This is an experimental structure of RNA (S4 rRNA; S3 rRNA; S2 rRNA; S1 rRNA) from Chlamydomonas reinhardtii, with 1114 nucleotides shown. It comes from the structure "Small subunit of the Chlamydomonas reinhardtii mitoribosome". The entry has 38 different proteins, among them Unk2, mS33 and Plastid-specific ribosomal protein 4. It holds a match to the Rfam family "Bacterial small subunit ribosomal RNA". The family is grouped with related families in Rfam's "SSU clan". Its family is annotated with ribosome and structural constituent of ribosome in the Gene Ontology. The structure was determined by cryo-electron microscopy at 4.2 A resolution and released in 2023. Lineage of the source: Eukaryota > Viridiplantae > core chlorophytes > Chlorophyceae > Chlamydomonas.
[PDB]
Context: bound to proteins that are not shown
RNA sequence: AGCUCUUGCAUUGCUGAAUUUUUUUUUUUUUUUUUUUUUUAAAAAAAAAAAAAAUUUUUUUUUUUCAAGUCAUCAUGGGGCUUAUAGAGUGGGCUACAGGCGUAUUACAUUGGACACCCACAAGUUG
RNA sequence: CCAAAACUGUCCGAAUAUACGGAUUGGAGUAAAAAAAAAAAAUUUUUUAAAAUUUUUUUUUUUUUUUGCUGAAACUAGCCUCCAUGAAGAAGGAAUCGCGAGUAAUCGUAGAUCAUUAGCGCUACGGUGAAGGUAACCUCUAUUGUGCACACAUUGCCCGUCACCUCCGAUAAUAGUAUUGUACAGGAAGAACUAUGGCUACACUUAGUCGCGGCCUGGAACGUAUGCGUGAUAUUAGAGUUGGAGUAAGUCGUAACAGGUUGGGGUAGGGGAACCUGCUCCAGAGUC
RNA sequence: AUUGUUUGAACACCCCCCAAGCACGUGCCAGAAGGGUCGGUAAAACGUGCGGUGUCAGUAUAAAGCGUCUUGACUAGGCAGGCAGCGCGUCUGAGCGUGUGAACACUUUAAACGUUGGGUAAUAUUCGGAGGAUCGGUCAAAUGAGAAUAUUCCGGAUGGAAAGCCGAAGGCGAAAGCACCAACAUCAGAGUCACUAAAGCUUCAACGCGUAAGUUUGGGUAGCGAACCGGAUUAGAGACCCGGGUAGUCCAAACCGUCAACACAUUAUAGUAAUCUAUAACGCCUGGUGAUACGGUGGCAACACUAUAAAUCAAAGCAAUUGGCAGCGAUAGAGAUGCGCGGUGGAAUAUGCUGUUUAAAUCGAAUUUACGCGCAAAAUCUUACCACUUUUU
RNA sequence: UGCUAGGUGACCCAAUACGGGCAUCGGGCAAAACUCGCGUAGGAUUAGCGAGCUGGGUCGCUUUUUUUUUUCAGCGGCCCAUGGCUUAUCCUUAGCCUGUCUUAACGGUACUAGGCCACGGUGGCACUGAAAAGGGGCCACGGUUCUUAUGAACCCAGCAGUGUUGAAUUUUGGACAAUCGCUUGAACGGCGGAUCCAGAUGCUGCUUACAAA
RNA sequence: AAAUUAGAGUUUGGUGCUGGCUCAGCUUUCAUGCGCCGAGCGGUGGUUUAUACACAUGCGAGCUU
RNA sequence: AAGGCCACGAGUGCGUAAUACGCGAGUU
Repeated sequence: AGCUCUUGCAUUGCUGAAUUUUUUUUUUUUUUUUUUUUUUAAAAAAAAAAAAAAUUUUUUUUUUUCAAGUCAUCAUGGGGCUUAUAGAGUGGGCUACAGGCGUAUUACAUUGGACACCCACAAGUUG
Repeated sequence: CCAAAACUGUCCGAAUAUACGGAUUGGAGUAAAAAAAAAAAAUUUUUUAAAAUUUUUUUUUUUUUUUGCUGAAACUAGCCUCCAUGAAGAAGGAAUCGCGAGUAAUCGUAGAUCAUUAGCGCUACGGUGAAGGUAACCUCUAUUGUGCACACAUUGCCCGUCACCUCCGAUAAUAGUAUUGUACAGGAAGAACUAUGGCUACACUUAGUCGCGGCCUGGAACGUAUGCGUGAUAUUAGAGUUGGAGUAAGUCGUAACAGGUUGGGGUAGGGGAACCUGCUCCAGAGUC
Repeated sequence: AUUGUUUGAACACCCCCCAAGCACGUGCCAGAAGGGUCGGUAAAACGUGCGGUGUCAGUAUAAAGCGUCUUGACUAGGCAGGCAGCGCGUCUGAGCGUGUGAACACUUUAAACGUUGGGUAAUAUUCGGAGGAUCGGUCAAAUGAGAAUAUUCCGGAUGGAAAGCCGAAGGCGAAAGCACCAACAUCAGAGUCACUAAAGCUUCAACGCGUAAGUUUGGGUAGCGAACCGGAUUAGAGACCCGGGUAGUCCAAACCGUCAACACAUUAUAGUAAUCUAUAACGCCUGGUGAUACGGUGGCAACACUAUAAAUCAAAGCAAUUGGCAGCGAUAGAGAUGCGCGGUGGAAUAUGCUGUUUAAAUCGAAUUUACGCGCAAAAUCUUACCACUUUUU
Repeated sequence: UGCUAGGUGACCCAAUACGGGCAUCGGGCAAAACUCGCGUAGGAUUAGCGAGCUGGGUCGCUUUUUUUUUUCAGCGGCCCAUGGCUUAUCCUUAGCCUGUCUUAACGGUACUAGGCCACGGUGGCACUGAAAAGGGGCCACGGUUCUUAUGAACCCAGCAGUGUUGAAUUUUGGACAAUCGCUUGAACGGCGGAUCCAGAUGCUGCUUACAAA
Repeated sequence: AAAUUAGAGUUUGGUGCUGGCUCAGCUUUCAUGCGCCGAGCGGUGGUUUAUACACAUGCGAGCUU
Repeated sequence: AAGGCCACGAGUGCGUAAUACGCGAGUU
């Protein structure tokens, strides 16, 4: 100095899971009455009343645990490597194919196939 | 500005595997349509009587598509278009998943990365579009308020028959030794008592007398240690049996805790083991 | 009266109690510790050096006595609740004692106590009759009653258990206990009204009562329910449960006397039903595990006592909780189901993963939440893997 | 009974002059010895005391000695009253009290010095003495040595010292000078492992560098 | 002028009880290791703590007419 | 030679749970 070398049981970061539901009950504005601080004034405090209400196309947002996963995202601790675990060049391979498994699509028709129709009306005319 | 399903019309329903389905495999990368100007003009096609044109045949023109696509290169291993071959499949067990309104399903649509490759992937946006609902009916909790000896939070606390061993017991036939009572022999040194066998002075007898009183051979109850009997308390040796305790990994069942048969102080029975069987009690087990 | 200058040396400790901390060493090994304990690969305890705290010609270890320790409590514990009230009563001990305790006359009391006579819903066995296949029983199943007559049903006998409702957080009792009447019978307890003028309190010792089992004796017996055989949840099953059922439960006499025999609340007096507590006599405990064995009393015994320890451990415990369980309920919520629809798993293709091989099929993702995952895209390049040929440290 | 002082001597010793011992008497105070009042380790797995276990009489209980008056006990023998105790006996531990340490005190427990008792290898017994034996007397036991085996000698719980066991235990010291004791009428006489001084050794209190006046 | 009462750690998920163990106190040994043994004045103390075990040797009660 | 005076001192705790030891009264 460089690793695509190791270590996710040394790590940061970021995420998984279901813990699938909770995210409205709370303030603010105004009124009345009154009192706390400062050499002509604002806030503050207290008793009560009334209204305004709480972000976005409706989901995101708020959430506890698994040494859960990732050093090949970068990073980075430790260790390893440096005629090769470093770079190029050419061509493969990363897609092979007894088996088995997961995820999808398409059907097995008649509520359908085909063909035409008007080429039916959209999300979607904004710089 | 741009769709599809469908609505409307038409073809199809034979186990045909159907004109459903579209997997595999060969093969090939091909058509035109539009109309303009001049010359001429009243031509093409059947049977044994008809038909199409008033446009036929020449030259010049001319567009718009067409070209396999994109990439340097498409064999593996892209994709497109068109032929041909036309597979299984006639709705899928045991088992099970997902979701109750613009939802499932079905239908396209457009965005990403991308030279092209997404047909099925992903995300996104609409077109239709119903079925369907409350008994602990499991759950995943909460709320709770009744019980634990649990916190490493019930895989716990923790149970015993035993197993190899270790450690003080408890106990003991006995080898016995240490001490004492009692049966007697004793019974030493001593010796309570008994003694006048003595021996002597004091003093008194004028010279043998006299001697209350001091010193001496004598027997003896009693008194150790000691012996075969036969008791007590005490000691370790220990035959030999059993219990308590200790111990990391040998081990069989559920006592205990809502704790799963509700247990136990009690007294007897039954079982390879933890144990259970009755009868009154106590609720110091739960809990309506 | 005379003059010069100055702090040793060790031992133990250094996680907390307890004053004092780091390096290398070895990592449940060598080790230390009085206790909690520390070491299970980054030791503030163990190997050593440094550094520091205590005591100092001493210092630590070991023991021993006292205290701490109210840890044998008189000062000074207590005893439902950790361990601690004897099962209860009679009781002239000792101790404390200036109106309590006891007998009479009335009012009122009932499951107080023993004996004698009588009864009963109800019980199984039986003598004849109705009636011809069910009964028994359990979460469910299994021997049997029964082809001879079962459950039942009629009516009759038997013989003793037990007192079914009353009747209850009701009573009586010293306690255990006591629950058919009627009568005998002996009390008891409370209140009124009078006697008595400490005869009172407690119980060391002794002694009685004493639920139920168990044993000796006599029999016979409605029901109840150990053995012995039979079957069941399960692998064995000896138990729970179904099935018959003997001693014993029943009686009369004796022995035993022990127990969550609890108000776990000693007894008594004094105060308003005590766990509010002063006293009088008591009984019992002294951390846990360890009470069993001997001895001594009783017996017909099972054994009932009385009764300590040896030896170890550093906690074994207790009460209110705060959390995890539920095979303990009430209220709320989820296509949470049983309510519907559409899938999977059947075929083929796509696509991802294992496994196989290949030179490499680069590497991770690994049960839920991996498997259309990193890859929202591999014809070379992406690309890290291989074959070959070069390059620079 | 034992000490000290007195007073006595038909005694003994000393004496150029007088005091000691020795006998006896009596004054002073004194010990000794006994008695009873109480205190006192636990054990019921010690519950009756195996005994004269207590009392009354009778004797024996080895001396009279100053005036009115004076002299224990079951200790042994005998009768006799039949009672006496009941933490009585029996077991095992143990010298006891003050002390010392601690606690704040009450208490609880190894010493200091010293009070008293007991014992002298074990057991029995006697002389003398007023009273009895730790180096006085006799016997039996158990040890240690020696004998030609027949029997004798000795007994550190006195000091030092040896040996076992122990974790551990001291010098085979000096000295009568001080006490104090015993003794002796000279003589600061004699002796004492009491003591006083030195050692080893725990604790302590108390100093400590030399030089020089 | 009468001179007179110390706790802490340890048990548990924690809290409080329940009693026990230990450490810090004082005193105590020819205790046992490690270290000094300068010299003097002293106090004192050993129950050879135990064996009432067996004692070699020496000395401890002799004085005196 | 013979006679006269030498139970005071030192040590230990076997035994003893009571003639012990301590305390308090009186003594024949």